[PDB]
Solved structure of RNA (23S ribosomal RNA, nucleotides 2007 to 2891) from Acinetobacter baumannii ATCC 19606 = CIP 70.34 = JCM 6841, 791 nucleotides shown. The entry also models magnesium and zinc ions. It holds a match to the Rfam family "Bacterial large subunit ribosomal RNA". Its family is annotated with structural constituent of ribosome and ribosome in the Gene Ontology. The reconstruction used 231,159 particles. Lineage of the source: Bacteria > Moraxellales > Moraxellaceae > Acinetobacter calcoaceticus/baumannii complex > Acinetobacter baumannii. The entry has 28 different proteins, among them 50S ribosomal protein L18, 50S ribosomal protein L25 and 50S ribosomal protein L27. It was solved by electron microscopy to 2.5 angstrom. It comes from the structure "Acinetobacter baumannii ribosome-tigecycline complex - 50S subunit". Bound small molecules: tigecycline (T1C).

Context: one part of a larger RNA, bound to proteins that are not shown
RNA sequence: GAAAUCGCUGUGAAGAUGCAGUGUACCCGCGGCUAGACGGAAAGACCCCGUGAACCUUUACUGCAGCUUGACACUGAACU
RNA sequence: GGUUCUAACUCUGUCCCGUGAUCCGGGACGAGGACCGUGUCUGGUGGGUAGUUUGACUGGGGCGGUCUCCUCCUAAAGAGUAACGGAGGAGUACGAAGGUGCGCUCAGCGUGGUCGGAAAUCACGCGUAGAGUAUAAAGGCAAAAGCGCGCUUAACUGCGAGACCCACAAGUCGAGCAGGUACGAAAGUAGGUCUUAGUGAUCCGGUGGUUCUGUAUGGAAGGGCCAUCGCUCAACGGAUAAAAGGUACUCUGGGGAUAACAGGCUGAUACCGCCCAAGAGUUCAUAUCGACGGCGGUGUUUGGCACCUCGAUGUCGGCUCAUCUCAUCCUGGGGCUGAAGCAGGUCCCAAGGGUAUGGCUGUUCGCCAUUUAAAGAGGUACGCGAGCUGGGUUUAGAACGUCGUGAGACAGUUCGGUCCCUAUCUACCGUGGGCGCUGGAAAUUUGAGAGGAUCUGCUCCUAGUACGAGAGGACCAGAGUGGACGAACCUCUGGUGUACCGGUUGUGACGCCAGUCGCAUCGCCGGGUAGCUAUGUUCGGAAGGGAUAACCGCUGAAAGCAUCUAAGCGGGAAGCCUACCUCAAGAUAAGAUUUCCCUAGGACUUUAUGUCCUCUAAAGAGCCGUUCGAGACUAGGACGUUGAUAGGUUGGAUGUGGAAGCAUAGUGAUAUGUGAAGCUGACCAAUACUAAUUGCUCGUGAGGCUUGACU
Numbered sequence: 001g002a003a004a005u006c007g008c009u010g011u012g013a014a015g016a017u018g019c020a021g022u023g024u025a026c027c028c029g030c031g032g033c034u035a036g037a038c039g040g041a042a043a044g045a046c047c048c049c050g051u052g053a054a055c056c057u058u059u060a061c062u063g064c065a066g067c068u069u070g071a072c073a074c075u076g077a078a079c080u
Numbered sequence: 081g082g083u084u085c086u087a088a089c090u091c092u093g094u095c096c097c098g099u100g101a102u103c104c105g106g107g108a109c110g111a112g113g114a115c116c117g118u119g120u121c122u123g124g125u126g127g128g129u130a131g132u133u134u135g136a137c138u139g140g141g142g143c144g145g146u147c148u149c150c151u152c153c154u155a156a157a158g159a160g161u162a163a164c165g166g167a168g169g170a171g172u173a174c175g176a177a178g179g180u181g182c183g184c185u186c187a188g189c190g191u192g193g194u195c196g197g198a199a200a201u202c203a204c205g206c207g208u209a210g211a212g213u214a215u216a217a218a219g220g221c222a223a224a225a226g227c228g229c230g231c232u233u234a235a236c237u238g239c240g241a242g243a244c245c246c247a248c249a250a251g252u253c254g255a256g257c258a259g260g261u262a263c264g265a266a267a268g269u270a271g272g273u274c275u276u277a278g279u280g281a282u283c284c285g286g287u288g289g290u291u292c293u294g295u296a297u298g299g300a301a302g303g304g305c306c307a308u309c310g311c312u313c314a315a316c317g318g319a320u321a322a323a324a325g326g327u328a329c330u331c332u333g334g335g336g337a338u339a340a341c342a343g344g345c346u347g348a349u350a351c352c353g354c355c356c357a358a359g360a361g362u363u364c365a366u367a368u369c370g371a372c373g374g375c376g377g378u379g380u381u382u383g384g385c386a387c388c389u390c391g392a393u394g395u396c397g398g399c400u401c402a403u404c405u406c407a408u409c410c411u412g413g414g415g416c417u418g419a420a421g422c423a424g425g426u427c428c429c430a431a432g433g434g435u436a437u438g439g440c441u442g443u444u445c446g447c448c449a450u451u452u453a454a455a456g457a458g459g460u461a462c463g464c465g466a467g468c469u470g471g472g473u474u475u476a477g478a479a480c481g482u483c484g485u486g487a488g489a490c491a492g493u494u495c496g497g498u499c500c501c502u503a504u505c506u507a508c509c510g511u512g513g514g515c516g517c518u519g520g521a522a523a524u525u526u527g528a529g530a531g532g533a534u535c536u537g538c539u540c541c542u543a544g545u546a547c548g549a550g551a552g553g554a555c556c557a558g559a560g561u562g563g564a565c566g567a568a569c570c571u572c573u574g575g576u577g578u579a580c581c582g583g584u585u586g587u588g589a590c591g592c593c594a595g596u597c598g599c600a601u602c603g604c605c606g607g608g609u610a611g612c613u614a615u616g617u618u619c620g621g622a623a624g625g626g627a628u629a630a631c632c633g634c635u636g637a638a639a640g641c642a643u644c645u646a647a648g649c650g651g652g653a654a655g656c657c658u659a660c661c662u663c664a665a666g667a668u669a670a671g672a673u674u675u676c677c678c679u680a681g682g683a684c685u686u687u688a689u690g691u692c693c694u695c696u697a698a699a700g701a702g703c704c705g706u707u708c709g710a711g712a713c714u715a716g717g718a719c720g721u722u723g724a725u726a727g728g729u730u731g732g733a734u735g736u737g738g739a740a741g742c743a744u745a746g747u748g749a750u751a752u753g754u755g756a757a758g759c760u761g762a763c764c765a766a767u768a769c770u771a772a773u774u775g776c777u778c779g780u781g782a783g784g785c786u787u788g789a790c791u
Stems, first nucleotide, its partner, number of pairs: 003017001006023005026514007035506003039501002047335003053330001054327004060132005066125003070121005076085005089112003093109006135147003144164001148170006171316001172214001173273002178232007186210001189205004212221002215278001217276003236259004242253003248317001261270003284310007292303002342389001343387001344385003348382001350378006359369002395472002397469003401463001402460005409434003412429006436450005477495004481490003515666001519677007529663004535563006547552001565620005573614004580607005585600006624658003631651004678783001680694005685688001695781001700778004704720005725771003728767005735759002741754005
Other pairs, nucleotide, nucleotide, family: 002018cWW005505cSS011016tWH014343cSS014344cSS030712tWS033507cWW034035cHS034503tWS037466tWH044046tHS045392cHH046339cWW048338cWS050332cWW052331cWH057486cSS058060cWH061127tHH065126tHS069122cWW075114tSS075116cHH076087tWS076114tHS086113tWS086114tWH087113tSS088113tHS099103cWW126128cHS132323tWS133324cWH134325cWH137164cWH139164tSS150216tWS151217cSS154163tWS155162tHH156161tWW169277tSS171279tWS173177tWS176233tWW176235tHH185224tWH186211tSS187207tHS188206cWH193201cWW197200cWH208210cHS211224tWW220225tWS221224cSS234260cWH234270cSS238271cWH240255tHS241254tHS245250tWS257271tWH264266tHS264267tHS280313tHS280318tSS281313tWH282311tWH294300tHS294301tHS320322tHS325487tWS327329cHS336340cWH339390tWH341393cWW347348cHS347349tHS347382cHS349379cWW349381cWW356372cWW357370tSS357371tHS358370tHS360365cHS361367tHS364418tWW365370cWS367425tSS379381cHS386387cHS394395cHS394499tWW396442tSS400464cWW406431tHS408410cHS409431tWH410453cSS413630tSS420547cSS420551tWW421546cWS421552tSS429629cSS430654cWS433535tSS434454tWS435455tSS435456cWH441445tHS451455tWH452454tHS453535tWS453536cHS464467cHS470499tHS476497tHS484486tHS484487tHS516670tWS520699tSS526665tWH527664tWS527667tHS528664tHS541557cWW542556cWS544545cHS544553tWS545554tWH546553tHS548550tHS548551tHS564621cWW570572cHS570613tHS570614tWH572616cWS577610tHS608761tWS609762cWH614615tSS614616tHS623659tWS627655cWW628653tWH629652tHS630652tHS635645tWH635647tWS636646tHS637643tWH638639cWW638642tWH639641tHS645647cWH665667cSS666668cHS677698cSS696780cWW697779tWS699779tHS705772cSS710715cWS719772tWS723768tWS723772tHS724769tWH725768tHH734760cWW737756tSS737757tHS738755tSS739757tHS740755tHH746748tHS746749tHS768771cWH
């Protein structure tokens, strides 16, 4: 995905409606119910990985703004 | 280096003008003034802002450890061969510890000898390789490769056939040839060291040398070539010259390649058994227990592994509802006892039923209180969140302690903090429709089978008996009365009883007074009929039969005896099968009995439960209606006029509690009488007044064949 869509024990990509063996079960609704369909929903948030990312920190690195120092310029005259 | 000046320059000072102007410009003055300030250059500072970095391996990751080289083992007798497998070393040293010629031989023992001694040096005898080797181990080492002395520089330059090893880059060994040597009389021997560790590519640059180059030319600079120097580039094939953290505020791409949950494999650990029997038990291994040791089972614990799930399998506890196991907590049946009785201890059989309420804590647990016959141990995704909760834990806020410079963090603690889903399939609980069931129908049934139920206390009696020194105190058997649980029911006791009765507040209305309606939770309050219901009332788990478990036998051989067993015959439990209750023939094997209904003509061939046409329409069922103590809808029950099915009416009953109107008493509120009155759902009984129709549909026409029996 499509279904003519039971139980149990076993098996098995290691917890079976679908495999094996076996048991049970005439065909089809309605009202209920939620034990399972590893039910639906959202490409797991936890965990790890990627020589992803983003922000944040600082005594990580390296820049820059800003702040500051001196030289020269604007910039002159005397007495020492 | 100041002191002074004014003329640059400054004024977010006053005045004038533009001008109608707190801007701006110009002018005048005042105050400063070569300062301040600005440009270029430059040192410092600089998480303010920016871009970035912050390794890998790894039985998840982190933490720790490791990362290159040498030796041994693993390594399976060529080489090679992994692990966070078992052991150790290296990141040097040496101009002699290199070369050569010549010479030498240890270590250990014995015996003697000044201290001196087990062990120094001397002498003598052995002396099996056990000493030594710059240094780790292995492999070597007598031509010693070990130890000395003399002379020396081959620790040379150019090379190099051929090999080994190798992804490459590298690495290793090398005879011989030429030159120049050293040692040796000489044949010869020397391109470092017994060997295998002592190491680092490329880039960039430094130093020496160099008839290589030299940007028109000659030079030079610069480059090339040969030699050499500068890297714990140690994460050692070295990413840049240059680099740490946080994220619970987070995000994207992936992964069950890899953790947390649950499953799986395993079973170390855990739990449960068994074997041995030293001992304890006054004696006595085995009533009870059992050291030192040994062998198993289970899958409950903590783990190991990483097989499933990361395009999602929701946790701890509680609630609700469970279902199984037996390794049994109670109750049932037995053996032994260190079993007098009572009561225990221990083992065997036994899973039918049963198996607390609270305080504390989020707790599971645990402790405690008080019960109980007992308060079992487990499995079920540590059962159960598409059933509930959300207290803990594990988002974002905040704080404390502690750690960190900090962002933040936790062997921690504290306060607060959104729980989605209308059920398709399977399952399950109910309840129908269809068809089948050898013609159809209406009833009543059998029971293959299924489910439910299955608990137990105390008192009395036996009997103060058996037993016991007493204390105490039974078995077996009988009777009564309880708890829990279950069922049915509503007479009683109660609850409810929003269509029954009454009281009363506010407001509106009915023209008004009176009366009595609407609304205010049914306005509120007090009662209450039926029905439903528990806390109410009754009943239930009784007795029996059969086969058994452990256990106890009888008779009895094998095996002269013994022996429950082999032949044969018994007893024996709350367990099993019945027994009690309910369902039950879809029991497709579809069962049984009783009663009822259907008895017409033709034609045509496909000659057969054959087709069509005409006649027929039964027993009965349904539709429909009145309904129900039956019900979601259904189904089921009663009735449909030759009728009490429903409503109404009449009567009764009940509940409420003294209607209205009138009269009387009173100033009036109000009271009394008429009169237990008036009203009164659902109840009981009568009663055709109303409504249940005169109808329609479905269901047929004697039910195949073959055998065997009676006919």